[PDB]
Context: one part of a larger RNA, bound to proteins that are not shown
C1' cells in the first nucleotide's frame, strides 16, 4: 500500500493477513466512540553530528570611540645657559 | 655666524565666540559743575509716553527745503572679543576596549552528564600446554632514579637456626656448628642470580665513533624497546674474557621554527667582506601521547539524522517487593506441628523496585480522578463444610468456591496515606500500570513573574510561588437499534425452538428466649411471621415534578380617540393549571425440580481383621443443568384460511462431490448358552429385440391401517412379464462410456385458459415511530365540524333607583345630581377542553386511480 470477524501461536517480544481451532449469506437505514498501536507536522523530550544562531564572561583572535609619547601642520623677538668654527 | 637646553615674550599662521562686521586702537573737542594743572563727575532715571525723511550756523548761487562747506574732530593697509605656535588635524607607538566582530568550547560512555581513563605504555592472572583473543574483567606498576646503582678485576657468602663471652636486659658487638639461597640485587609483577648478578675492596668511562640489519607491535610504515654483526677508539683483569649503559620484561614524541655539533654546499655578472640560506645529526613537543592554536549560557531556541540511545506501554529477567512451602530448635504453663516457627533451605508470582535495551525518535498523547465492562482468586462478606488451647458469644487455621455484593465525608492533584461513619462486608488485582478524536486537566514539563541556594555572568534547581490552548469521526471494523431481496407456488393466521442472554442478592424486626451453654459475666440456633435495603423489569390511582395545551386569571411598558377587546417586548411577567412525560420525590411484581462439589455416612475388598473406595451405596452447597424469562433473519420445522386461470399440456436444450445388482429391516446380550470361531452370509442375475406363452412382477377407484422426518403397508379394476417357440443379430469389419433408468429442476419456444384470491402506493389511526417498520380503519363503529359529559381557571361583558373614603354643583335646607378605586347582585359565572380525554349526532368528505406476487 491492500484491505478490513475473533482465539490462542510463534514473530520486529501487543497480526488483518502467517499456523492451528472457533466459524461464514444479499444490499440497507439511525447511532456510537472499542480497535485500525486512525488523522494532523520528516520529534519541540533525549543523543549523535568536527551543523547553527540568541545570549555570558576572568574562552582563543581581533576591533571603533578613548588615554599617552613622537614627528609633523610650525612662524617669529628677546634674554639665560651649554657647545662648535 | 651658527647649534643643544632653560626663561620671557610677540602675531601673522592656528583655534574659539559673536556682530542686521558702526564707535576697534590712539588722539581731540562744545556746554556744565568738581575743580591749581591733572582729573573726575554729568548734558537719558520719579513718570508702561514722544524722539525717522531734521533745525541752526558758515559761503555762493539761485531766491529756492536751489549749490557747497558745517552742523555729527582727527589718525590708522586689524568689523568685535577670546585664546596662540598651544590647542587642533595627520602618520606612527604604547596602553585600553564583550560596546562590537569571528571563532572553538576532545574521546571513550550498559542513554548523556557527574565520577573514571580500559586515553599513552608494563608485570601476575581471566587465556583453556606454541602464538593470538573481549569487557568502565581481577591484583598492580610506568612519565621518575642511578659517576655508579654503568663497566672491570678480585676476595667473601647472605637470611636464619642450636650452643657459648665483662657492662648486656627482647634486641648492640664476639665464638663455634649448621644454614639450597628461606637474602640481597632502585623502583610493580612475574622470571633470573651463590667461588654470584648477592656482600667489601680497589679501578676506570664502553652512559664512548662510524654505518647497516635483526626481533617485538606490524598496513610487516613510523616510533619505543632489546639484540647480532663489520669497522674503530679505550677501561678492567696474569690472561682467556667482559663491557654500544642499570640483571631481564615499563620508564617515552613527526613536518615546519629555533638552537648547536661538524662539511673546499649555495646567494646564479664577477669579486672581498659581514649577514643569509643548506646538507648530516642532537636538543627545544605535541601526556587527546601518528602529535589542532580554544570558555560557558540557552525554557527565546534551531536544521541533518537517530529507536546505532534516555523518558511511557509491551518483551526476557526477579535481585528487591509481594505470597508459599521443606526440616524442626523452640514458643505454645503440661505437650514440636490446635495456632505459629529459628538457624537453614525448595519455590512461585509480575499490581512493588531493579536491571536489560528488543519494538515505537516522516510521535503508539506521557499523572489522577469521573465514567463504564469484563476477567483473576493470594475469598472481605454471603452457602455448605473440616480444624482448635471450639461451654456459650465472639475469635482463629482450613477445604468447594465469586454465584452476589464489597458504600457516605475530612486533609492531599494525588497512587498511596490518615482520621470521621455507616455495614453482612467496608476482599487484594488484571484489562497497552483498561478507559483524553469520553470529559476533567488539579499534578507534571514552553513562553510571564516571586522568593530561596549556586553561579562573577549569561544562566540553573533533581527546591518552593503565582498565570498559562486539551483538534478532526461522515470511511471500515465493534458494539447498539433499524429495514430487508431471493430456492423446493403465492400469501396470512396460529405454533414448535434449535442455540444465545438470563437476576436476583443480602439484611433485620417478632418468635425462638434471658433459653442451650455457663460458676459468674455473658449468651446461639432451625422451625414459623412480617418487613427492610442494594438489583432488577413495569407503571401513572394518588403525593410531587414539569406547562408554549400560550388552558384561565392577574399586571408591568407602549400602540389602536375611549370603553371593551387585543397586539409587541424572539415565552414581558406571576399564579394556579386538564392531558402526557415524570421519581425511592410516586406505586407495583421479581418461581421449582435435577445432578453433583467440599465434607459427613452405608456396604465392603484387595490384606480372615480394618477402612467413606477399589467396584458397589446415601447424604449434601450463594455450584452446574434445567425450569420461569428476553432474543430467536436457525438463508430451522409444524398445524391451519385462502387463492395459484388452462391442460396425470408437449418439444428442444441442459445441470445434480457421484446410477449399471452403486442389491439387502429382527430385538437384546458379550462373563451368554442346550447348541452354532465373521455379510467370509442371503437374495437376485439370460437378448438395452420382435410375434406368441405367461412361473411371475407392478398397481386405479373406493374401503383398511400408518405419524419420531407419514415414509408408506393391503385388497383391487387393470397393467405387465420367465421358462418354451419362431424369426430377428453378423458389413458397429482385432478396443476407444456399454450415452438408455429414477429422483429432483433451469432455459427457450410455443397449444389451451384473458380468470381467481391476496397484498402495496396514493388514504387512515397513534396502543408504535428518527426513515422504513408496528397496532388499526375502508362509505363509517372512519375523519371534520357540532351537541352533552368531564375537567381547569376563578366569578366575563353590560346593567343596578343597591354599598362606596371624599370632592364640587343644584336644590331646597334633614335631599338631587355629577365624579369615584373598590363591594355586591344577575354569576361555583365567563372563556377553554382531543390535536394522543369520555358520550354521541340530523350534516360534510372519502366508493376513484396505479401497482405487486401466484403468473
Nucleotide at each position: 500500500a491492500c484491505a478490513g470477524c475473533u482465539a490462542a501461536g510463534g514473530g520486529a517480544a501487543c497480526g488483518g493477513g502467517c499456523u492451528u481451532a472457533g466459524a461464514a449469506u444479499a444490499a440497507u437505514c439511525a447511532g456510537c466512540g472499542g480497535g485500525g498501536a486512525a488523522a494532523g507536522a520528516a520529534g519541540a523530550c533525549c543523543c549523535u553530528g568536527u551543523u547553527g544562531a540568541g545570549c555570558u564572561u576572568g574562552a582563543c583572535u581581533c576591533u571603533a570611540g578613548u588615554c599617552u609619547a613622537a614627528c609633523u601642520u610650525u612662524g617669529u623677538g628677546a634674554a639665560a645657559u651649554g657647545g662648535c668654527a | 655666524g651658527u647649534c643643544a637646553u632653560u626663561u620671557u615674550g610677540c602675531u601673522u599662521a592656528u583655534u574659539u565666540c559673536g556682530u542686521g562686521a558702526a564707535g576697534a586702537a590712539a588722539a581731540g573737542a562744545c556746554u556744565g559743575g568738581u575743580g591749581c594743572a591733572a582729573a573726575c563727575c554729568a548734558g537719558u532715571u520719579c513718570u508702561a509716553a514722544a524722539g525717522u525723511u531734521a533745525a541752526g550756523g558758515u559761503c555762493a548761487u539761485u531766491u529756492a527745503u536751489u549749490g557747497a562747506c558745517u552742523g555729527a574732530u582727527u589718525u590708522u593697509u586689524g568689523c568685535g572679543a577670546a585664546a596662540g605656535a598651544c590647542a587642533u588635524g595627520g602618520u606612527u607607538a604604547g596602553g585600553g576596549g564583550g560596546g562590537g566582530a569571528g571563532u572553538u568550547u576532545g574521546u571513550c560512555u550498559g542513554g548523556g552528564g557527574c565520577g573514571g581513563a580500559a586515553u599513552g605504555c608494563c608485570u601476575g592472572u581471566u587465556a583453556a600446554a606454541c602464538c593470538a583473543u573481549a569487557a568502565c574483567g581481577c591484583a598492580g606498576g610506568c612519565g621518575u632514579c642511578c659517576u655508579a646503582a654503568g663497566u672491570g678485576u678480585a676476595g667473601c657468602u647472605c637470611a636464619g637456626u642450636g650452643a657459648g663471652a665483662a657492662c648486656g636486659g627482647a634486641a648492640a658487638u664476639c665464638u663455634c656448628a649448621c644454614g639450597u639461597a628461606g637474602a640481597a640485587c632502585a623502583a610493580a609483577a612475574g622470571g633470573g642470580u651463590a667461588a654470584a648478578a648477592g656482600c667489601u675492596a680497589c679501578a676506570u668511562u664502553g652512559a664512548u665513533u662510524u654505518u647497516g640489519a635483526u626481533u617485538u607491535u606490524c598496513a610487516g610504515u613510523a616510533g619505543g624497546a632489546a639484540u647480532a654483526c663489520a669497522a674503530a677508539c679505550c677501561g678492567c683483569g696474569a690472561a682467556a674474557g667482559c663491557g654500544u649503559g642499570g640483571c631481564c620484561u615499563a620508564u617515552c614524541g613527526a613536518u615546519c621554527c629555533u638552537u648547536u655539533a661538524a662539511c673546499u654546499u649555495u646567494a646564479c655578472a664577477a669579486g672581498u667582506u659581514u649577514u643569509a640560506a643548506g646538507c648530516u645529526a642532537g636538543a627545544g613537543g605535541u601526556g587527546u601521547c601518528a602529535g589542532a592554536a580554544a570558555a560557558g549560557u540557552u525554557a527565546c531556541c534551531a536544521c541533518a539524522g537517530g529507536g546505532a540511545u534516555a523518558a511511557c506501554u509491551g518483551g526476557c529477567u526477579u535481585g528487591u517487593g509481594g505470597c508459599a512451602g521443606c526440616c524442626a530448635a523452640g514458643a505454645g504453663u503440661u505437650c514440636a506441628u490446635a495456632u505459629c516457627g529459628a538457624c537453614g533451605u525448595u519455590g512461585c508470582u509480575u499490581u512493588u523496585u531493579g536491571a536489560u535495551c528488543c519494538u515505537u525518535c516522516g510521535a503508539u498523547g506521557u499523572c489522577g480522578g469521573c465514567u463504564c465492562u469484563u476477567c483473576c482468586u493470594a475469598u472481605c462478606a454471603u452457602u455448605g463444610u473440616g480444624a482448635a488451647g471450639c461451654a456459650g458469644a465472639a475469635u482463629u487455621c482450613a477445604c468447594a468456591a465469586c454465584g452476589u455484593g464489597u458504600c457516605g465525608g475530612a486533609u492531599u492533584g494525588u497512587u498511596c496515606a490518615c482520621c470521621c461513619g455507616c455495614u453482612a462486608a467496608u476482599a487484594g488485582g488484571g484489562a497497552a500500570c483498561g478507559u483524553g478524536a469520553g470529559c476533567u486537566g488539579g499534578g507534571u514539563u514552553u513562553a510571564g513573574a516571586c522568593c530561596g541556594u549556586c553561579g562573577u555572568g549569561a544562566g540553573a534547581c533533581a527546591g518552593g510561588u503565582u498565570a498559562g490552548u486539551u483538534u478532526u469521526a461522515c470511511c471500515c471494523u465493534a458494539c447498539u437499534g433499524a429495514u430487508g431481496a431471493a430456492a423446493c407456488g403465492a400469501u396470512g393466521u396460529u405454533g414448535c425452538g434449535a442455540c444465545a442472554g438470563u437476576a436476583a442478592u443480602u439484611u433485620a424486626a417478632g418468635u425462638u428466649a434471658g433459653u442451650a451453654c455457663g460458676a459468674g459475666a455473658g449468651g446461639a440456633a432451625c422451625a414459623c411471621u412480617u418487613a427492610a435495603a442494594u438489583c432488577a423489569g413495569a407503571u401513572a390511582a394518588u403525593u410531587g415534578g414539569u406547562a408554549a395545551a400560550u388552558a384561565c386569571g392577574g399586571u408591568u411598558g407602549u400602540c389602536u380617540g375611549a370603553a371593551a377587546a387585543g397586539a409587541c417586548a424572539a415565552u414581558g411577567c406571576c399564579g394556579u393549571g386538564a392531558a402526557g412525560c415524570u421519581a425511592c420525590c410516586a406505586u407495583c411484581u421479581g418461581u421449582u425440580g435435577g445432578a453433583u462439589u467440599a465434607u459427613g455416612a452405608c456396604u465392603g475388598a484387595a490384606g480372615g481383621c480394618c477402612u467413606c473406595u477399589a467396584a458397589g451405596u446415601c447424604a449434601g452447597a450463594a455450584u452446574c443443568c434445567a425450569u420461569g424469562c428476553u432474543g430467536g433473519a436457525a438463508a430451522g420445522c409444524a398445524a391451519u384460511g385462502u387463492c395459484u386461470a388452462a391442460g396425470u399440456g408437449u418439444g428442444a436444450u441442459g445441470a445434480u462431490a457421484a446410477a449399471c445388482g452403486a442389491a439387502a429391516a429382527a430385538a437384546a446380550a458379550u462373563a451368554a448358552a442346550a447348541a452354532u470361531u465373521a455379510a467370509g452370509u442371503u437374495c437376485g442375475a439370460a437378448a438395452g429385440g420382435u410375434a406368441g406363452a405367461g412361473c411371475g412382477g407392478g398397481g386405479a377407484a373406493g374401503a383398511g391401517c400408518g405419524a419420531a422426518a407419514a415414509a408408506g403397508c393391503u385388497u383391487g379394476a387393470c397393467c405387465u412379464u420367465a421358462a418354451c417357440u419362431g424369426c430377428u443379430a453378423a458389413u458397429c469389419g482385432u478396443a476407444a462410456u456399454u450415452c438408455c433408468a429414477a429422483a429432483u429442476u433451469a432455459u427457450c419456444a410455443u397449444c389451451u385458459a384473458c380468470g381467481u384470491a391476496a397484498a402495496u402506493c396514493u388514504u387512515u389511526u397513534g396502543u408504535a415511530g428518527a426513515c422504513g417498520a408496528c397496532u388499526u380503519a375502508a362509505c363509517a363503529u372512519g375523519g371534520a365540524a357540532c351537541g352533552g359529559g368531564u375537567a381547569u381557571u376563578g366569578u366575563a361583558a353590560g346593567c343596578a333607583u343597591g354599598a362606596g373614603a371624599g370632592u364640587a354643583g343644584a336644590a331646597u335646607u334633614u335631599c338631587c345630581u355629577a365624579c369615584g378605586a373598590u363591594c355586591u347582585g344577575c354569576u361555583g359565572a365567563g372563556a377553554u377542553u382531543c390535536a394522543g380525554c369520555c358520550c354521541g349526532u340530523c350534516u360534510c368528505c372519502u366508493u376513484a386511480g396505479a401497482u405487486u406476487u401466484a403468473u